[PDB]
Shown are 651 nucleotides from a PDB entry: RNA (28S ribosomal RNA, nucleotides 2739 to 3523) from Drosophila melanogaster. The reconstruction used 134,500 particles. Rfam match: Eukaryotic large subunit ribosomal RNA. Clan: LSU clan. A reference for the family is Yusupov et al. (2001), "Crystal structure of the ribosome at 5.5 A resolution", Science. Lineage of the source: Eukaryota > Panarthropoda > Cyclorrhapha > Drosophilidae > Sophophora. The entry has 80 different proteins, among them 40S ribosomal protein S15Aa, 60S ribosomal protein L39 and 40S ribosomal protein SA. Method: electron microscopy, resolution 6 angstrom. The entry became public in 2014. The PDB entry is titled "Structure of the D. melanogaster 80S ribosome".
Context: one part of a larger RNA, bound to proteins that are not shown
RNA sequence: ACAGCCAAGGGAACGGGCUUGGAAUAAUUAGCGGGGAAAGAAGACCCUUUUGAGCUUGACUCUAAUCUGGCAGUGUAAGGAGACAUAAGAGGUGUAGAAUAAGUGGGAGAUAUUAGACCUCGGUUUGGUAUCGUCAAUGAAAUACCACUACUCUUAUUGUUUCCUUACUUACUUGAUUAAAUGGAACGUGUAUCA
RNA sequence: UGAUGCAAGCUUCUUGAUCAAAGUAUCACGAGU
RNA sequence: ACUCAGGUAUGAUCCAAUUCAAGGACAUUGCCAGGUAGGGAGUUUGACUGGGGCGGUACAUCUCUCAAAUAAUAACGGAGGUGUCCCAAGGCCAGCUCAGUGCGGACAGAAACCACACAUAGAGCAAAAGGGCAAAUGCUGACUUGAUCUCGGUGUUCAGUACACACAGGGACAGCAAAAGCUCGGCCUAUCGAUCCUUUUGGUUUAAAGAGUUUUUAACAAGAGGUGUCAGAAAAGUUACCAUAGGGAUAACUGGCUUGUGGCGGCCAAGCGUUCAUAGCGACGUCGCUUUUUGAUCCUUCGAUGUCGGCUCUUCCUAUCAUUGUGAAGCAAAAUUCACCAAGCGUUGGAUUGUUCACCCAUGCAAGGGAACGUGAGCUGGGUUUAGACCGUCGUGAGACAGGUUAGUUUUACCCUACUAAU
Numbered sequence: 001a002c003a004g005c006c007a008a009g010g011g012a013a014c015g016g017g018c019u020u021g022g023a024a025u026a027a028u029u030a031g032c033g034g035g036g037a038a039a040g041a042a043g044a045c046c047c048u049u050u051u052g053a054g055c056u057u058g059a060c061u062c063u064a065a066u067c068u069g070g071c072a073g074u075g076u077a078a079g080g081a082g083a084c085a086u087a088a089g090a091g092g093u094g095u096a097g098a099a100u101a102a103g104u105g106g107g108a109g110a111u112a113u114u115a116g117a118c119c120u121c122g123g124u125u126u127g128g129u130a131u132c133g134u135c136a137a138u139g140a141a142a143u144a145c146c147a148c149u150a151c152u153c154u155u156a157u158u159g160u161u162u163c164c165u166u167a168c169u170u171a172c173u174u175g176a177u178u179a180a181a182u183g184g185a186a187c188g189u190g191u192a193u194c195a
Numbered sequence: 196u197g198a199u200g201c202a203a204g205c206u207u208c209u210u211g212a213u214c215a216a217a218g219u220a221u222c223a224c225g226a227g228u
Numbered sequence: 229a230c231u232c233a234g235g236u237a238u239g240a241u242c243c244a245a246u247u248c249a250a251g252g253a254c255a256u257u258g259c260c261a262g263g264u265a266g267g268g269a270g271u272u273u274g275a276c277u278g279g280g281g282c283g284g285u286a287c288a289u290c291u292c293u294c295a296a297a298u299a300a301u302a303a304c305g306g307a308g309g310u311g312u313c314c315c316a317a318g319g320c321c322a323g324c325u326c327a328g329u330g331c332g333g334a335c336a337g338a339a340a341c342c343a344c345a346c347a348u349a350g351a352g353c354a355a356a357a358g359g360g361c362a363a364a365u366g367c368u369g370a371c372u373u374g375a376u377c378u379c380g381g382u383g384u385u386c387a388g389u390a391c392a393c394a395c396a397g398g399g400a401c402a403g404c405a406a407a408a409g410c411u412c413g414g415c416c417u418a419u420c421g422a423u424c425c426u427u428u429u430g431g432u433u434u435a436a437a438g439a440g441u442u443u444u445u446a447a448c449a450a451g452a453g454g455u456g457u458c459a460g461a462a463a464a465g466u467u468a469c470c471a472u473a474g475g476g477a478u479a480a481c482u483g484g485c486u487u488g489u490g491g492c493g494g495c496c497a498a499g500c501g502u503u504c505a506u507a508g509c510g511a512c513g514u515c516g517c518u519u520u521u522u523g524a525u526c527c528u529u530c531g532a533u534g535u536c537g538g539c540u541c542u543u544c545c546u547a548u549c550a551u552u553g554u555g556a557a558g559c560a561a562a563a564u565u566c567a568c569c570a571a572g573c574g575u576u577g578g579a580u581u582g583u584u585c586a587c588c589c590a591u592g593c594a595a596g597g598g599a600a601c602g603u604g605a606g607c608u609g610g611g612u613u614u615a616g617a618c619c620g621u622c623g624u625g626a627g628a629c630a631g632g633u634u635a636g637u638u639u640u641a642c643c644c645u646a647c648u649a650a651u
Base pairs, nucleotide, nucleotide: 002016005022006021007020008019009018027651028650029649030648031647034645035644036643038640039639046475047474048473051471052470053467054466055465056464059271060270061269062268063267065264066263067262068261069260070259071258072257075168076167077166078165079164081162082161083160084159085157086156087155088154089153090152091151102149104147105146110131111130112129113128114127115126116125117124118123173250174249175248176247182244183243184242185241190201192199193198194197195196218238219237220236225232226231227230228229274287275285276284288310289309290308291307292306293305311458312354313414314413318372319371322368323367324366326350328346329345330344332342333341353360355419357417358416359415376400377399378398379397381395382394383393389459402411403410425453426452427451428450429449430448433447434446435445436444483527484525486523488522490518491517492516493515494514495513499509500508535611536610537608538607539606541602542600544598545597546596549574551572553568554567555566556565557564576590577589578588580586616634617633618632619631620629621628622627
């Protein structure tokens, strides 16, 4: 759905129908709530769908908002601080040595003076003399001989950069008013100062 | 009398009312009778 | 003169006019930049799974077994392991002989080092396990870096594909040893990763489209960085306020299978019982039945099969407590216990609990036990088990709790059948 008598059996493992028995006589009225696994509802339970949604959370991934910086709008005036750059100045106390070498490379003398020769002359050459020294001395490097890199201290100055404060009002901002007395001075007063 | 800086210029117990400028001064001092 | 009429100044100070103050080139606005931002958005918040939650990984892998003697072969089968370890524990060669035992050796005992004999792998080879091996594959010296470059095949997985690792070669170049030979990692069997992308190394090559050059940059060849859901999403909760599409592929629940577990009944009989195994009982064992305990299951049912109890009401069953008629007794009487035919007939009234169950009280000779998870269009809705609520615990929170607690709509028969009555 077709519909509607039971029992057992098998069967999606509980039948009104199938199998086997019990049964099986029009047309019906009133009740009843066993059954119709009655009905109403595409189970509010349970699971799942690479299905939602409400809510929460620092789950992912963003955000209104809000905070903070920068720049522009945004003019005007002053002072001061540091940091870089630039000019100038300073100073390393470990073991040995001439001491305190910040370190370290190389090194085979350099300075001052006088005489002689040469010169126009600053000057150049030579010899002597004086002064520490590469060396000697003896160490970490040797420092006459200077730094190159750099340290720590300090100062001037410009430019640049970090940047703080303060000045003005014409920007902006906030408040009040029919935009009604602002600011500066002018009459008389008087105290304090001086005749 | 003058200067100098600071003060002053203005109504205070008292529940009420403020407008029309009066005043003062100088000019206009015209018209009509 | 009378009558009528009017204006300025001053009264009410002058000059700057910037409306009067605050604040001040800051805030403020516009734009980027960082922070914070479930207040909010959009989104996500595995799989297998004897439902799922959950635990585990049976998710990518490997040994032995299952695995039924080729091979293939599964379960949340059994015993286990893998993300590394190593310049030797690779590669090669020479020498050696180990596990273990016997016998000697002050210090040396059972085990120390020394020395000999024996010894089929019983050891050792990183690791799991199983294979393999004895002038080694082990152990110890020696020498080393083939754990290399380049290109193709093959095996596994099975598209016998990708990937990883392994096997045998071609073309290089060697490494070692006397050489023969061997050697593309670890004796064999696990030990790890796609595209884009990041990057490096390679030839020093191509392109950057109107020409060059030089920076930059795009690339082609070969590697690495990694996705373990391991042939490769980028991802947190909660919903009992919930919603949908479905699902008996799936839980709860009726029924069915099962019957370990539960309940009931035996068999044998060591013992108890003065004696005497069985009057009544009964170990250690062992066989059942029932399906009413509880698990195990998911067949049926999720486009719904109305939980539990208690009220009410039914019929049956025995495995019989009472009653009948009987057999046993360690039954003398009384009384009770056991067993039988037997369910015809009883099996109750209350306290508490929602309670079956339970626990108590009282009577009666006796207050046996089960089946139709009986019975929510019969009730009740009390427990369980919605939306309000409180508390403990937990949780950041939402919210959970199979934890306690309290309030919370019980819809429809007049059809059919059955039945009850009625023609």